This is an experimental structure of RNA (12S rRNA, nucleotides 3 to 524) from Sus scrofa, with 522 nucleotides shown. It holds a match to the Rfam family "Bacterial small subunit ribosomal RNA". Its Rfam clan is "SSU clan". Rfam 15.1 lists 42,628 matches to the family in 10,626 species. The literature on the family includes a 2001 paper in Science by Yusupov et al., "Crystal structure of the ribosome at 5.5 A resolution". The sample was in a buffer at pH 7.5. Primary citation: Saurer et al., Science (2023), "Molecular basis of translation termination at noncanonical stop codons in human mitochondria". Ions in the entry include magnesium, potassium and zinc. Entry title: 28S mammalian mitochondrial small ribosomal subunit with mtRF1 and P-site tRNA. Released in 2023, the model rests on cryo-EM data to a resolution of 3.6 angstroms. The entry has 33 different proteins, among them Mitochondrial ribosomal protein S18C, Aurora kinase A interacting protein 1 and Death associated protein 3.

Context: one part of a larger RNA, bound to proteins that are not shown
RNA sequence: ACAGGUUUGGUCCUGGCCUUUCUAUUAAUUCUUAAUAAAAUUACACAUGCAAGUAUCCGCGCCCCGGUGAGAAUGCCCUCCAGAUCUUAAAGAUCAAAAGGAGCAGGUAUCAAGCACACCUAUAACGGUAGCUCAUAACGCCUUGCUCAACCACACCCCCACGGGAAACAGCAGUGAUAAAAAUUAAGCCAUGAACGAAAGUUUGACUAAGUUAUAUUAAUUAGAGUUGGUAAAUCUCGUGCCAGCCACCGCGGUCAUACGAUUAACCCAAAUUAAUAGAUCCACGGCGUAAAGAGUGUUUAAGAAAAAAAAUCACAAUAGAGUUAAAUUAUAACUAAGCUGUAAAAAGCCCUAGUUAAAAUAAAAUAACCCACGAAAGUGACUCUAAUAAUCCUGACACACGAUAGCUAGGACCCAAACUGGGAUUAGAUACCCCACUAUGCCUAGCCCUAAACCCAAAUAGUUACAUAACAAAACUAUUCGCCAGAGUACUACUCGCAACUGCCUAAAACUCAAAGGACU
Numbered sequence: 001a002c003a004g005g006u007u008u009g010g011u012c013c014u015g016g017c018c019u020u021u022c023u024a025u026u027a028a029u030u031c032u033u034a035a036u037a038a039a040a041u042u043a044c045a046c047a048u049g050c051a052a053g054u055a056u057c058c059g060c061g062c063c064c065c066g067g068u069g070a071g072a073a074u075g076c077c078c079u080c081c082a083g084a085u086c087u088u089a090a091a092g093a094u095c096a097a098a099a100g101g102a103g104c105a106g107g108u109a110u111c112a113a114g115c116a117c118a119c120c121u122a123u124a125a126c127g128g129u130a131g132c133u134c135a136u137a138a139c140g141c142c143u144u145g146c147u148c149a150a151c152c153a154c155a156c157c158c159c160c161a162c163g164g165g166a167a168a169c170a171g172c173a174g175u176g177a178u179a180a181a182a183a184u185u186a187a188g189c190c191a192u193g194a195a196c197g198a199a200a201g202u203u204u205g206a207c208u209a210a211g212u213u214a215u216a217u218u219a220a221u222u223a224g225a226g227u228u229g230g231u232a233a234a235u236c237u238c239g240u241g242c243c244a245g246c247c248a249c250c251g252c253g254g255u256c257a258u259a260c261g262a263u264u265a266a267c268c269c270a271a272a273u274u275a276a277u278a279g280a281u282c283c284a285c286g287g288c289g290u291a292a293a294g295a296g297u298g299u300u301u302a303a304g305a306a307a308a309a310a311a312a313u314c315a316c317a318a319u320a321g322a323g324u325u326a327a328a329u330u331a332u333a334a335c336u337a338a339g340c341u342g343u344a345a346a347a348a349g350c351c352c353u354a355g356u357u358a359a360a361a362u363a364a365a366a367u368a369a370c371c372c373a374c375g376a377a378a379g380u381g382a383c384u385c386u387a388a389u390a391a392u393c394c395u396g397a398c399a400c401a402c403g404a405u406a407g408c409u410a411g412g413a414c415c416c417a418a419a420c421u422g423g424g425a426u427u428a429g430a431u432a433c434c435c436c437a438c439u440a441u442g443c444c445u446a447g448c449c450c451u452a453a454a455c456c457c458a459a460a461u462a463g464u465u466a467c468a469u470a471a472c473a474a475a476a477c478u479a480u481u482c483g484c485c486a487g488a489g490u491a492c493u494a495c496u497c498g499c500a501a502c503u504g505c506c507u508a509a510a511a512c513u514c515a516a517a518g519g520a521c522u
Stems, first nucleotide, its partner, number of pairs: 001020001003019004009522005021280002024277006033219005038213002042177001044176003049172002053060002067154003075104002077101001079099001083095005106142003113133002117131001118129001120127001145151001156165003184210001187208002193204004224269001226267003229250003237262003245252002287484002289472002294482001296402004303395001319387005325365001332358006339350002373380002408447001410445003416442002421437004460480005487514003498505002
Other pairs, nucleotide, nucleotide, family: 005230cSS005249tSS007014tWH007518cWH008010tHS012470cSS013291tWS014517tWS015516tHS016515tSS023278cWW030214tWW030271tWS032220cWW041178cWW043068cHS043154tWS046175cWW047174tHS048173cWW048185tWS050205tHS052061tWS052064tWH053195tSS056057cHS059196tSS063066cWS063155tWS066155cWW067170cSS070153tWS071153cSS072074cSS073143tWH074144tWW076147cSS077102tHS078100cWW080098tWW081097tHS082096tHS088090cWH109137tHS109138tWH110495cWW111139cWW112134tWS112135tWS112137tHS113138tWS119128cWW122125tHS146150cWW161162cHS161163cWS166168cWS169172cHS169173cWW173185cSS179181tHS183211cWS188190cHS189191cHS189204tHS189206tWH190208cWS191207tWS192206cWW197199tHS197200tHS214271cHS222271tHS223224cHS223270tWS225268cWW225273tSS227234tWS232233cHS233267cSS235264cWS236263cWW240243cWS240257tWH242254cSS243253tHS251259tWS283486tWS286485cWW291292cHS291518cSS296377cSS297376cSS300397tWH302396tHS304394cWW317380cWS318379tSS318388tHS324382cWW325326cHS329361tWW330360tWH331359tHS334355tWW341348tWW342347tHS343345tHS347424cSS347435tWS371381cWW375378tHS377402tWS378452cWS403450tWS403454cWS404451tWH406449tWS407448cWW409446cWW419439tWH420438cWW426432tHS427429tHS430432cHS458474tHH459481cWW465475cWW465476cWW470519tWS473474tSS487516tSS490511tWS491510tHH493509tWH494508tHS495508cHS496507cWW497506cWW501504cWS
C1' cells in the first nucleotide's frame, strides 16, 4: 500500500513475523559485439619511474589542482567580518580567519546533578558581591563525515609539532600484507584549467583522447539461468521410503511424493538469472473494563487550560486525645457428679476435670444494618466529652505529606485465636486436609518498613442522549490536561541510582528461543 500468507476443532478481535516493488556490493551458474556512465576492501607497510616550474640573474608559484573520510556530534542556515589578493581615479570587487546566534541538528536519563562553570567597580590591578549551566536534558558515554553548483576536516604518529618517536605514495600507475571486494608500472600537452614571462612560448599523471571489467543504461550480431504444494504465473514419468534431502513464511519425506534427486512438458525473466548482506519503505493525530496500557492517594512547584452558563457544604460509622462497659470468656472459691473434650468414625489429650452459683484483668465490639453516611486513599459502624474535616468552589510530577495486612527494634499486656513445632488419625508415603497441646504474633506506648486481586481491573474537571450495537461486561460519546502502552517467553530477573531497607523496596534491560502468545464467543 488496492493488499496477500500464518494462531484456532471453529468464528470474531487484538497482535508479530514473512511474501509481492526498486537500487548497490560480493559470490555461484552463464557469456557474442559496440557505445556511454562508473570504477569502491584497508588513515596498514611500500621497491622503482613520474606528479612544479617559469624567467635575461631579481622575483612569482610550488596539497592551488588533486587525494582521503581518519578525526569530531561534529554541524546546516544566518549576522558581523579583520586580513590576504586583484583592479584603479583609493574605493570597488573576489575569497573570507576569529568571534557571534532567530531557528534547525544522531542514539542513550540504568549519564542527574556538573564543581568555578558567574558578575560589579575601576583598573586592565586590587577590591567587592556569591553567583552560573540543567528533566524544554546540563555534565557524561556510544556510534558517525555531510543538510551536496557544494561544504567541514586530516596530510606518518604523539588533538598541535619547538621537540620526540621515527624516516612517511590518504598524487597517477604498480607491489606486499590483509579483505567476501582485484583498471594500464600506457600516450599527449591538440583542447580547456592553473603557474610564470612584455612576448613568441614552456611545464602540468589536473585534464583531453585511449587501455581494462556484464557494475549500470542503450542498440544489435547473443542464449543460458531460475522456478512449477499454497501465498504466486507453471509438469509428467521413475528412483528414494521421516532415509538421502528441501523451504522466504505456512510445511514436505514414515514403499502409489505435482514439495527430495533425475526425466518429459510447461511457466517467467533474458546477456543476464538466482542466492547473501546492507538501504529505500514500514509503528500511534492509533489505544488504556476484559488484550501491553489510568501509575495506592491528595496538595503544590514548572507549565497549561478559562472563552456560554452556573456552582461554600452539612441528620448518620472521618480523624487524634481523655474517661467509661453491657453480653461472653478465664484466674479463683463453694457444691454435686465420675468422667470430660473430639470426629464421617476414632485415637490422643485431660481426670489440677465437668455442671451450677459468685467474679477482676486483657481482648473483641450481637440485634439496629432490608440503612449507605464520613474521609483524599488505605479505612471507620459499643457509649460520653474535648479538638475537628483545606480552597469564592479548574489540570499538575521524580517534590512535600500519607498508606490495610504481614515483618523488624525497645518496653508493657496475654482472655482467646494461632504460622512454626510435638502427639493422634488417615494414606502406598501425608514433613497436607481432620483432632489435641503450645510459641511468634494479632493488642497498648515510641520508631521503622512503604508492599497488595492497594481492583469498582473503568484517571481528573465540564458536559451531551445526538451519531451509533465487534464480542463479553458495568450503554455510547465530545472538550481541556496529565500519566501510561511498540509481539510472546526470558523478566515483580541480571547490572545501575536512592532508601533507618541488608533473604529487602523502587527503577529495569540484553544475549538467546519460538511464529506465535493473548481477549471474547459457539